[PDB]
RNA sequence: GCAUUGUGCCUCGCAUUGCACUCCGCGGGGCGAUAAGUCCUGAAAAGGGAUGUC
Numbered sequence: 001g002c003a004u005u006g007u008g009c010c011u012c013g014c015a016u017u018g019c020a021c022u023c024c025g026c027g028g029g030g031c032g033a034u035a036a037g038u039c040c041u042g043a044a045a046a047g048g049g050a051u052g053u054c
Base pairs, nucleotide, nucleotide: 001053002052003051004050005049008031009030010029011028012027013026014025039048040047041046
Other pairs, nucleotide, nucleotide, family: 006032tWW007037cSS008036cSS023038tWS031033cHS033035tWS034037tHH043045cWH
């Protein structure tokens, strides 16, 4: 760089007054950046996307 993908964030239109920790409205657009994270590494409290293929 291209493929697939986990996890969250921002913005715009329509929509939404909604009791969560079992977490994704629809549709445009923009995101590894610890912002966040429900996902991953570590048993040590912190850290971080991942498999593929030039």
Shown are 54 nucleotides from a PDB entry: RNA with a sequence from Bifidobacterium angulatum.
Sun et al. published it in Nat Commun in 2019: "SAM-VI riboswitch structure and signature for ligand discrimination".
The source organism's lineage runs through Bacteria, Bacillati, Actinomycetota, Bifidobacteriaceae and Bifidobacterium.
Bound small molecules: s-adenosyl-l-homocysteine (SAH).
The PDB entry is titled "the wildtype SAM-VI riboswitch bound to SAH".
Crystals were grown from: 0.1 M sodium acetate trihydrate pH 4.6, 10% w/v polyethylene glycol 4,000.